Description
Solved structure of RNA with a sequence from Escherichia coli, together with DNA, 92 nucleotides shown. The sample was in a buffer at pH 7.5. Among the 5 different proteins in the entry, which are not shown, are DNA-directed RNA polymerase subunit beta, DNA-directed RNA polymerase subunit beta' and Transcription antitermination protein RfaH. Released in 2024, the model rests on cryo-electron microscopy data to a resolution of 3.1 A. Ions in the entry include zinc and magnesium. Zuber et al. published it in Nat Commun in 2024: "Concerted transformation of a hyper-paused transcription complex and its reinforcing protein". The entry is indexed under transcription complex, RfaH, ops, pausing, TRANSCRIPTION. It comes from the structure "autoinhibited RfaH bound to E. coli transcription complex paused at ops site (encounter complex), not fully complementary scaffold".

Context: bound to proteins that are not shown
RNA sequence: AUGUCAGCGUGU
DNA sequence: GGAAGATCGAAAAAAGCACACGCTGACCCGCGTGGTGGTG
DNA sequence: CACCACCACGCGGGCGGTAGCGTGCTTTTTTCGATCTTCC
Numbered sequence: 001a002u003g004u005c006a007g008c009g010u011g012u
Numbered sequence: 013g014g015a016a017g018a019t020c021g022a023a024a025a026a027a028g029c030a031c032a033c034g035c036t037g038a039c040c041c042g043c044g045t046g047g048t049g050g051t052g
Numbered sequence: 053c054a055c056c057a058c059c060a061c062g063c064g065g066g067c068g069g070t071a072g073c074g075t076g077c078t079t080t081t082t083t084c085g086a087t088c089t090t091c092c
Base pairs, nucleotide, nucleotide: 003039004038005037006036007035008034009033010032011031012030013092014091015090016089017088018087019086020085021084022083023082024081025080026079027078028077041064042063043062044061045060046059047058048057049056050055051054052053066073067072
Other pairs, nucleotide, nucleotide, family: 002040cWH068071tHS
C1' cells in the first nucleotide's frame, strides 16, 4: 500500500 | 389599435440508467526555453 | 572560451491547426422567440 479507463466473465 | 399577458412549440440543457464478485491490460504532463556544466 | 550536451523548469494549457471535433435513449425543466388575442 492508490485511483481511473477499457474489455471479458460469473451469479442473479 | 398597439402593447402586454397568454400560449405554445421547439430548442436546449440536465439528470438517470441494479447488486456483488473475479480476472486481464494500460497509465499516471510538457516541451520548448533557459540555465548549467564538462570540454578540447 | 565558444561549443555542444544535459537537465531544471515554469507557466501553461484544448489541441493542433494554416479546422473542426459530435452522428443507435428517455424524462423533466427552462426558456425564448413567434403567434394570438385581447383588452384597456